[PDB]
Context: bound to proteins that are not shown
Molecule: RNA (RNA14mt)
RNA sequence: GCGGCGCGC
DNA sequence: GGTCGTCTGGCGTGCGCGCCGTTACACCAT
DNA sequence: ATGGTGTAA
DNA sequence: ACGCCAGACGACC
Repeated sequence: GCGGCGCGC
């Protein structure tokens, strides 16, 4: 950095 | 050399943290 | 118990 | 699984 997810204002 | 009007394409409201895996899955008959 | 291993647009 | 506006492209000078 790519993909799948999850959380906060 | 300098335009360049227009016509086709690539993102799409802003900021901050964590974990995982790079197809194996399934079948096999010894 | 174990690798061998295939067949999957 | 769709709009839109801003940089590139054939024509302009």